[PDB]
RNA sequence: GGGAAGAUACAAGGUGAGCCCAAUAAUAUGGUUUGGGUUAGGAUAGGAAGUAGAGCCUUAAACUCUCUAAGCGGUAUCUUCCC
Numbered sequence: 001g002g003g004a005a006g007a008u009a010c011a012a013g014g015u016g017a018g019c020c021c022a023a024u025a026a027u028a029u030g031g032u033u034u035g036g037g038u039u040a041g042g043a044u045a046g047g048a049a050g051u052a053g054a055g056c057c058u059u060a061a062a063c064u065c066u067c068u069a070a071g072c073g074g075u076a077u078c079u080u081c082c083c
Stems, first nucleotide, its partner, number of pairs: 001083010018038006030057002047072001050067001052066004
């Protein structure tokens, strides 16, 4: 030089299964998936994650509400270990 683990320090931002557009699936044991666009923030970072709940829809083409992300991912210093 490359990597990992640990210890210490750092609390901003506050969205939310988003929004806009265009496609696509399932059917009460379901209600999905994809592309394009777009977006906060700490001395730097730069993220869309539900097999959570309640409704609704009598087999159809379409959903509604509530909740839940992040000193976490990390950055610096030090120690140990590996290659």

Source information
Squash RNA aptamer: 83 nucleotides with solved positions. The entry is indexed under fluorogenic aptamer, adenine riboswitch, RNA. Crystals were grown from: 40 mM Na cacodylate pH 7.0, 80 mM NaCl, 12 mM spermine hydrochloride, 36% (v/v) MPD, and 40 mM NaI. The 2022 paper behind the entry is "The fluorescent aptamer Squash extensively repurposes the adenine riboswitch fold". It was solved by X-ray diffraction to 2.68 A. The depositors describe the entry as "Crystal structure of Squash RNA aptamer in complex with DFHBI-1T".